[PDB]
Context: bound to proteins that are not shown
RNA sequence: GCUGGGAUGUUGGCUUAGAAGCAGCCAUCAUUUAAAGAGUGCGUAACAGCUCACCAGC
Numbered sequence: 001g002c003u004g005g006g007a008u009g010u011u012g013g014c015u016u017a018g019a020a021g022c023a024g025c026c027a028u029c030a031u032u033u034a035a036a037g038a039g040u041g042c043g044u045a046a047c048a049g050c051u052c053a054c055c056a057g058c
Stems, first nucleotide, its partner, number of pairs: 001058005007031003012026003037052001041050002
Other pairs, nucleotide, nucleotide, family: 005035tSS006053tHS010038cWH012038tHS015019tWS015023tWS016018tHS018045tSS020046cHS021039cSS021041cWH021050tWH022042cWH022049tWH027038tWS032036tWW033035tHS034055cSS036053tWS039040cHS040051cWW043048tHS044046tHS
C1' cells in the first nucleotide's frame, strides 16, 4: 500500500421533536475476539451510508 474484517449488550444514561459512535451533558464498562473506541472525520431530520482506530492475509 492492497484486500477482508471492524463484532455483541446497545439506539449506553441524560437531554431532545429527534439525539442511534459523531449538537450537548454524564459515563466510557462488559462481552466475543485475530481485532474492533460506548468511537477520528464526512454524512442523515433522526437512521442509513462513507471513513478512521484496531486486527488479519498478501
Solved structure of RNA (23S RIBOSOMAL RNA), 58 nucleotides shown. Rfam match: Bacterial large subunit ribosomal RNA. Its family is annotated with structural constituent of ribosome and ribosome in the Gene Ontology. The family has 102 seed sequences and 51,934 matches in Rfam 15.1. It comes from the structure "Crystal structure of the ribosomal PROTEIN L11-RNA complex". It was solved together with PROTEIN (RIBOSOMAL PROTEIN L11). Wimberly et al. published it in Cell(Cambridge,Mass.) in 1999: "A detailed view of a ribosomal active site: the structure of the L11-RNA complex". Sample source: IN VITRO TRANSCRIBED RRNA FROM THERMOTOGA MARITIMA. The structure was determined by X-ray crystallography at 2.57 A resolution and released in 2000. The entry also models cadmium and magnesium ions. Keywords: RNA-PROTEIN COMPLEX, RNA, RIBOSOME, TRANSLOCATION, THIOSTREPTON.